[PDB]
RNA sequence: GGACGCUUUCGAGCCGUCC
Numbered sequence: 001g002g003a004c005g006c007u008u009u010c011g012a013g014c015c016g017u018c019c
Base pairs, nucleotide, nucleotide: 001019002018003017004016005014006013007012
Other pairs, nucleotide, nucleotide, family: 008011tWS009011cHS
């Protein structure tokens, strides 16, 4: 500098990783 979201008790939560 750049890509990738997941799980949800619906209140939201894990608050990151690879090169």

Released in 2023, the model rests on solution NMR data. Shown are 19 nucleotides from a PDB entry: RNA (RNA-C-3GC-uucg) with a sequence from Mus musculus. The entry is an ensemble of 11 models. Ichijo et al. published it in Front Mol Biosci in 2023: "Interaction between a fluoroquinolone derivative KG022 and RNAs: Effect of base pairs 3' adjacent to the bulged residues". Keywords: fluoroquinolone, RNA, interaction, specificity. The PDB entry is titled "Interaction between a fluoroquinolone derivative KG022 and RNAs: effect of base pairs 3' adjacent to the bulge out residues".